The PDB entry is titled "Yeast mitochondrial small subunit assembly intermediate (State 3)". The RNA (15S ribosomal RNA) from Saccharomyces cerevisiae has 1506 modelled nucleotides. The reconstruction used 381,285 particles. The organism belongs to Saccharomyces, within Eukaryota. The structure was determined by electron microscopy at 2.6 A resolution and released in 2022. An Rfam search finds the family "Bacterial small subunit ribosomal RNA" in it. A reference for the family is Cannone et al. (2002), "The comparative RNA web (CRW) site: an online database of comparative sequence and structure information for ribosomal, intron, and other RNAs", BMC Bioinformatics. The family has 99 seed sequences and 42,628 matches in Rfam 15.1. The family is grouped with related families in Rfam's "SSU clan". The entry has 34 different proteins, among them Mitochondrial 37S ribosomal protein S27 and unknown protein sequence. Ions in the entry include magnesium. Primary citation: Harper et al., Nature (2023), "Principles of mitoribosomal small subunit assembly in eukaryotes".
[PDB]
Context: bound to proteins that are not shown
RNA sequence: UAAGAAUAUGAUGUUGGUUCAGAUUAAGCGCUAAAUAAGGACAUGACACAUGCGAAUCAUACGUUUAUUAUUG
RNA sequence: AGAUAAUAAAUAUGUGGUGUAAACGUGAGUAAUUUUAUUAGGAAUUAAUGAACUAUAGAAUAAGCUAAAUACUUAAUA
RNA sequence: UUAUAUAAAAAUAAUUUAUAUAAUAAAAAGGAUAUAUAU
RNA sequence: AUAUAUAUUUAUCUAUAGUCAAGCCAAUAAUGGUUUAGGUAGUAGGUUUAUUAAGAGUUAAACCUAGCCAACGAUCCAUAAUCGAUAAUGAAAGUUAGAACGAUCACGUUGACUCUGAAAUAUAGUCAAUAUCUAUAAGAUACAGCAGUGAGGAAUAUUGGACAAUGAUCGAAAGAUUGAUCCAGUUACUUAUUAGGAUGAUAUAUA
RNA sequence: UAUAUAUAUAAAUUGAUUAAAAAUAAAAUCCAUAAAUAAUUAAAAUAAUGAUAUUAAUUACCAUAUAU
RNA sequence: UUAUAUGGAUAUAU
RNA sequence: AUAUAUUUUAAUAGUCCUGACUAAUAUUUGUGCCAGCAGUCGCGGUAACACAAAGAGGGCGAGCGUUAAUCAUAAUGGUUUAAAGGAUCCGUAGAAUGAAUUAUA
RNA sequence: UAUAAUUUAGAGUUAAUAAAAUAUAAUUAAAGAAUUAUAAUAGUAAAGAUGAAAUAAUAAUAAUAAUUAUAAGACUAAUAUAUGUGAAAAUAUUAAUUAAAUAUUAACUGACAUUGAGGGAUUAAAACUAGAGUAGCGAAACGGAUUCGAUACCCGUGUAGUUCUAGUAGUAAACUAUGAAUACAAUUAUUUAUAAUA
RNA sequence: UAUAUAUAAAUAAUAAAUGAAAAUGAAAGUAUUCCACCUGAAGAGUACGUUAGCAAUAAUGAAACUCAAAACAAUAGACGGUUACAGACUUAAGCAGUGGAGCAUGUUAUUUAAUUCGAUAAUCCACGACUAACCUUACCAUAUUUUGAAUAUUAUAAUAAUUA
RNA sequence: UAAUUAUUAUAUUACAGGCGUUACAUUGUUGUCUUUAGUUCGUGCUGCAAAGUUUUAGAUUAAGUUCAUAAACGAACAAAACUCCAUAUAUAUAAUUUUAAUUAUAUAUAAUUUUAUAUUAUUUAUUAAUAUAAAGAAAGGAAUUAAGACAAAUCAUAAUGAUCCUUAUAAUAUGGGUAAUAGACGUGCUAUAAUAAAAUGAUAAUAAAAUUAUAUAAAAUAUAUUUAAUUAUAUUUAAUUAAUAAUAUAAAACAUUUUAAUUUUUAAUAUAUUUUUUUAUUAU
RNA sequence: AAUAUGAAUUAUAAUCUGAAAUUCGAUUAUAUGAAAAAAGAAUUGCUAGUAAUACGUAAAUUAGUAUGUUACGGUGAAUAUUCUAACUGUUUCGCACUAAUCACUCAUCACGCGUUGAAACAUAUUAUUAUCUUAUUAUUUAUAUAAUAUUUUUUAAUAAAU
RNA sequence: AUUAUUAAUUUAUAUUUAUUUAUAUCAGAAAUAAUAUGAAUUAAUGCGAAGUUGAAAUACAGUUACCGUAGGGGAACCUGCGGUGGGCUUAUAAAUAUCUUAAAUAUUCUUACA
Repeated sequence: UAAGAAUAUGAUGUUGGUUCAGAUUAAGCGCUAAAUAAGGACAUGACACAUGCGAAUCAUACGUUUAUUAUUG
Repeated sequence: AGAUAAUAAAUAUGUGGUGUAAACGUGAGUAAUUUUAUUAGGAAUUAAUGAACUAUAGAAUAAGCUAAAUACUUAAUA
Repeated sequence: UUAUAUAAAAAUAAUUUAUAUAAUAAAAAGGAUAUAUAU
Repeated sequence: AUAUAUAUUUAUCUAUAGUCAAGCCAAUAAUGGUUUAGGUAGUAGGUUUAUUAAGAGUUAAACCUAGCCAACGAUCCAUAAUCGAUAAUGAAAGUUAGAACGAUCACGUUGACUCUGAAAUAUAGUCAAUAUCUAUAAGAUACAGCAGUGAGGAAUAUUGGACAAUGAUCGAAAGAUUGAUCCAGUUACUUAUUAGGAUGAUAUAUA
Repeated sequence: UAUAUAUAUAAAUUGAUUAAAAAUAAAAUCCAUAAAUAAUUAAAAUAAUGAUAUUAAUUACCAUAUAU
Repeated sequence: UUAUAUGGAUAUAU
Repeated sequence: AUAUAUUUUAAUAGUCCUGACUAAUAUUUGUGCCAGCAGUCGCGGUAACACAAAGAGGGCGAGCGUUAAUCAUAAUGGUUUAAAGGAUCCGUAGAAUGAAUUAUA
Repeated sequence: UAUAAUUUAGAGUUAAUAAAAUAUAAUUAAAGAAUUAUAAUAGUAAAGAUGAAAUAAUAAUAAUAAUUAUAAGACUAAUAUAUGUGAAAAUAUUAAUUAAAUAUUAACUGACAUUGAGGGAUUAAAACUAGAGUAGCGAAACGGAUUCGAUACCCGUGUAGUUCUAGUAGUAAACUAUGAAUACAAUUAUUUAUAAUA
Repeated sequence: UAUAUAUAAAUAAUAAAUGAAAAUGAAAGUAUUCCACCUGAAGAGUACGUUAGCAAUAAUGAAACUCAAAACAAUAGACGGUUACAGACUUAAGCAGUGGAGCAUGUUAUUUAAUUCGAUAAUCCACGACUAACCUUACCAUAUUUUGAAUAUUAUAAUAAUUA
Repeated sequence: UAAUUAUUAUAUUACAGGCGUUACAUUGUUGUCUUUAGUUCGUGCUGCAAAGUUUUAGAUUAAGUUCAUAAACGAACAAAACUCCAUAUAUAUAAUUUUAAUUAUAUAUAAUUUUAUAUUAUUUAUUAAUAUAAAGAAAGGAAUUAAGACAAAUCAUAAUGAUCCUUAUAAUAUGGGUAAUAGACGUGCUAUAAUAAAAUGAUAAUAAAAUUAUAUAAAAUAUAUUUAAUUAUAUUUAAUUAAUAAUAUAAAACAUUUUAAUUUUUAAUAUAUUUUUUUAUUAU
Repeated sequence: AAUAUGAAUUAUAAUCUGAAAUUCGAUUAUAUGAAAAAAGAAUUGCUAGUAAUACGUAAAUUAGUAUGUUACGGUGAAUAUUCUAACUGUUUCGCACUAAUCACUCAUCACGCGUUGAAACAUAUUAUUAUCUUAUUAUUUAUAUAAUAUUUUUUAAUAAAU
Repeated sequence: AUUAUUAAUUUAUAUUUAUUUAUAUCAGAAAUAAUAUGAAUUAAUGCGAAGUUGAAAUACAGUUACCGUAGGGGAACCUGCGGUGGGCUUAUAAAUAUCUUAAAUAUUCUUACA
C1' cells in the first nucleotide's frame, strides 16, 4: 500500500468496446483578474535578418610623439 | 638645426605578447563506424607531449634579420 | 627517455630492477627600480 | 654619458614529482517496420610494410585463406539529440517528458581539406555552394551570443540597468573589459502569501 | 443594588402563504491593520565600491535610564 | 516586550 | 516656562454547473423534434428538472471553463459455444523444460 | 547450479509366450448384385414421367414389359457398431506379397525424455495439366412445366466432372468447433482384453 | 458354467471441482512443462506488396472511414406451411315426423302520394310485434299552430296575504 | 293609503322540441361465442439471477365428476358444498257451508341414499362396475363469478358529447297508407278418407292453470227454427269483485250409428238354426 | 281419377264491436264448391311425462279481430350413436421474433457527403557509379641557362699599403 | 705588380616556386534506384434522409442450413461434388404368474418376564 461508475438485454448472467470520476502540462484559446515573493518563457522555419552591443588588454616588450631642467650647438 | 640625460606626460591607425579548443546558444545530424549510460573493466603495457599552477633544482650563450625587440631565423651549451 | 649488453630476482615463461654504453640532445629574454665601481 | 657588479622586482627556458587533464579498447543496454529476408567483397580472418604516442581492414600498399552477419530479426528504410539523485503520474512494477536544474554528445548557413596545437576537419584558414551588402576585391557578412525585426504558428517577452556581488580575460600593479553574470522590464505560464475581523433583524413615542 | 421591562404607533425590498426562501445577507455599531504621511534604516561588502533602490525592516514626535 | 522617570519637540490656553 | 494632548486610515471576484453518471428540491417564464444542447446515455413533437432565461442552489476560486496532450483507471487474462488450437503428425534450435542416491564445490 | 561415481521408476532395444495382432498402407490377382446399350424370341398399343402435364431427339421402322445372349464401365447388399485400424485426411466384397501396429514376462541400455519456432511430410471434396476410360450420376447449356413473373425448386437431352495412370495445388463445419506430455482425484454400470482360480 | 473373479482400456450416468451458463467429468477438475492463437463491430480475410503455383488460386496481411455497438448462455413469452394425445360443438346413423295445394302471416321485389323503419368486405341470411279501421304512427296529401310540454329573467292585468 | 309578498293569465327571449344524423364518437349495457380446478396474494423452497415452484402428460367420470399426490403450505375469490323448486313425511292452522281435509300454506325433517354378498377387473380393499339380496317415497329441475373476442343505434339495453332543423327536420286536425300485386322464399293453419272422419251419448266419464271494479256474464225468454236438443245472435242482467259466483257440464278417450272410391252397395222376390244377418236369381 | 273428402273463392241476407267497418275487421244463414291424389329436394325434434295428438283449456295485448305468443293439464310412443369433427386443453420440437410473423435480418435501386487504393504522365530531395567534368589539398613521377642560401672555377667596380 | 673586400658568370648540395605525370578528393553533369508531392482517368468501401425492389436467412422459413470448391447470374441468389450438425438422441411395450395348518394360535402387549 491497489475502490470504481454510465451505456447490452423484454428482463438475467456473461463477453465486449465506448465514455466518465483523479492528477498533471514547456501548454494554447474564451471569459475574468488585486498586491507582493519566487520559479519559467519560439515546442513551429538548423527560415531570412535592419540597427546597436556580446573580447579585449598590456605603455614595466620594442618603437613613436611632446613639455620643463641640465649639460652640450 | 639638433644630441644626450633626469623628470613629467601623451601614443596600440607601427612591430609584439597574452586572451577567445572556453563560455553562450541550438538540437540539424546522429538508432551507434567514433553516440549515451554503467563497470569498484582493460592495454597497445598510450609519447624523452603541459596546456598552467604548485614544490624543488639548474640555466638564461652568439650571430642574422627587421627601425628595434621578450618578433622571427641560424648556431652554441643542458 | 628509448635501444643494446651484463647480471639480479620473481607478481615469471614475461615484466621489473640495477649497472655500462649508444645516441638522448632538446631551450631560453629580457624589462622596471636602487645603488656600487671605475673609464 | 660608457660599460660593468651586485641586488630588489616581474618575466624566459630546461628537468623531476604533484595537481588538472587527454587518446584508444572491451562487456551490457538503448524506437518502429521483414508487406525490408537475405545481406556482405575490406566484406570475415591471417601475414607483413606505411602512418600514429598508441591497438585494429582505421587509412594506404601487397600477399594469402573463405570467411562474417542474419527469423532471439541481418541488411535496408523511417523516425528521434541522450540521460539523472530532474519533472509528471501511479499503490507499485512501470509509463511519459527530456521545457526548467544538472550530465553527456553534436552543431554554429552547407560540404571537403589543411595549418597551428597536447587536443580542431576549429564559429580559424583554403576551395566550392547558397543568400545578401558595397569598398567591386585571389572583398565582407551569415544573430543556433544579448536585445530586436519579418515569416511560420494556436502560441513563448526588453533594440532595459550595473559590473555593486560571483566568476572569466589582460596587467608587475594601478586598473581596463565582460549581453557571462547579477538585477530590473513584459507575460496569471507555474507556485506561494495576502486580498477584514467582532457584532448585527427595525424606527419612533409613553411609562 | 434594581433587573424575564412593559405598553402602543409606524413601517417592513424580491419570491411565497410556510417546513420557501433570498437573509447575518445588507445597512448600521465596535476594533484593527495595509496603503499613504513623516522619521530613521540595516543586509546583500567591505580596505573602499550597492545596479537593484521612491531597499526590506522598525518607530507613530525624539532621545536616555533602569527593570527584563 | 511592557513600564514610570530625566531631557529636546508640541499648539494651546495661560 | 506647561495642566493638556500629540499623522491619517480603508475594503476591491470571477467562471462553470444544478436529468443520471455527478455536489446542486423554491419554483417560474419563452420556445415547441424549431431554435438549440450534448463527455456517455440522451433532451427538444404545448406539462422541457437537459434548449434560452429569472429566482434559488452546488463547485472551484485570481482564477474558472474549454481544446490538445501525459499518467492512472483490470489481464491477481483468455481460446467447446462469446475474439481465439495450428488439418495432422515428424522433428531442428530453444539464450525452453525434464528422473533417483552419494561425494566435492 | 555444475562435475564425478552409482541407480532404475521415465524413454528405449532384443527375445519368449499368447492372441485372428483379422482391421491400416502400397502392390498384384479375383468375386458379386445391379445398371445401360446391342442382338434376338414371342407378344401388342401404348410407354415413360409428374402434384398434374409436357418435352425440338420413346413407340407401328413393333416400342415398354418379359426370357435369353453379348459388351462395357463404375460400385461394393447383409455382417455393421467405423466396433476397430490409421498422425490426420481416411478406411468395412475376396486373396496374396511387403511394411507397420497388442499384452505380459525375461534380459539389456542407463534419462538416451517432453514439447517444439523455423523446417519437413501427408492431406477430403472441388479445380487444373497430359494420356486413357466414360455404364450410371451430373455443374453448364438447350428445351418442357410451374408462375403475375422463373432468371428457381420439378421433368427431359445432357458437356465438364465423377473412374484409372503420372503430376500440380495444400485448402474444408480438415470438428471432439476442445494442441501435446506428465502427476493426481470419489463412485456405479456395461462391455472390451488379458491373467487366474474351481 | 462358478468365483456376480481380479487387473487394464473404452463407453454411459455421476460425486467433488470448475464454469457466464449450457455443461465438462477423468477433462472444460487439481497441478506442472512446451508450443499455437485472441484482444469491440464493420471495413476485411478486403487492398497493396511479396512468395509459390500451368491456372483457379494458396500463404502472408493492412490502414483510413463509421458506430456504441456487437456477441454468448440461459429465462419467459409469441410464432411455426411443428409433434402426440384427448375430448369434442358439428356431421353421419336410427326413430318419429313435417314437406308439392289453398289460405294466414312475415320478408323481399316491383308499384305507389305514401306503400314508415331494418341488409349490402362473395356459401346462406334486410325478416320486431302480447293485437295497424280512426288512435297506435313513425309515412303521404291538404289545411292549420309558432316561446310551443320545460326552467328562468323582465314587464303588465287581476286575485289573496301583510305594512302605513 | 300606496307599497311589498305570493298565485294565476298575457307578453319577453334564452330557448323548448326533433321516430335528424352511427359516413354522430365515446363509454356503458345487451346478445353470441371461448375460458373459468383457475387468477392473484402471502409465506416457504430452488436457481448468482431473469425466473421457477417441480410428482404431473396422475387416476377416475358422460362431466371437474370423484379422488389422490408432490418443496411446498395456505388465504381470497371462482367451482363445489350450500340454497331454492318439486317429491315424501311431521307439527300448526280451518268452529270440514268460502269444502277442494283426496284441500289450503306456514314451519321443520329427508338423500349428494345406504347395507350385504357373488363374479369380474383393480393401484388388492376399507376400490370400481355389474348381478343378486336388504332398507328406503326418493325418480327430476333451477339459480348463483369473473376474464377475453366479436356484433348491435327498433341501443325500443341508456347516458353524455358532436352535428343538423328552428314558419319547421318541431306541433295539430281531416282523409289516405303501412292491407297495393308480377314474382321468390320463411313460418304457421286447413287438407288430400276407413290403424279415420262425421253424428249422437242429461240423475251430465275424467283436468289443470288462470281471469273477473277500465268487469264478468248464469238461468230464463225470443228469432234463425224444424217437438225438443245443438249452434249463433237479441231481450234481461241472477250471483260474484271471488278457496263462495261466473267465464266453464274440458276434449280426445269409450259406446252405437254412418261413411265415397267399392257390384266390398242398395232394392224385388224366395231362403235360412247367422235374422241388426246368410244364401240364390234378378236389376243396381 | 275430387266423393257424402276438402272448404278456398264468390253471391245474397242478417248480426257483433265501435262515433265510424269504404279502402280494411269479426260472426251467422242460404247458395257456390276451386286447388289438393302418384314420386321428391328439403328440412324439424330426439328418454320422456319429451315427441305426437281431427286433445282440449286459460291468460296477455283489445271497444272489436289470432291460424301468432305465453301458460295449463289429458292421452302418451319409438330409436340407439359404426362415423365425422371445427374448436379447445394439454403436450414435443425449433426459434436470429419481444409492439412478438402484418416480426426481424439480409440483399437490390437511386441521391448526395466522406475515406482509402492504382494510376498515363509531371515536379522535388537522398544515395550509388567499370561514366564524364572537377576548385582545393595531400601524395606521386619526371623537367627546369627557374629562384634564395652555402661550394667551386672565373669575370666586374672599391680599398689599402707598397 | 697587387692583395683583399662587396657584386655578376659558371659549378654542385640543400630549401622553395614554375612545369607537368599519376592516384585520391568538395562539388556538378549523365544514368540507376530510393523517397515524397500533384494528377486526367479509375477500383473499392463507409455513412445519412425518406423511400424502392426480391423473398435469401431465422419455424421442417415452406428446396435442411452452413464450410470448402466449381459453374451460372447484374446482384439477392440458383445448381453440382464432398464435409459438418451449429436438424432430426426430437429417442418411450407384440400384452397374460403360484399350494398349508387364518386363529382357543398372528393381530393385543408399556421394563415385563425370563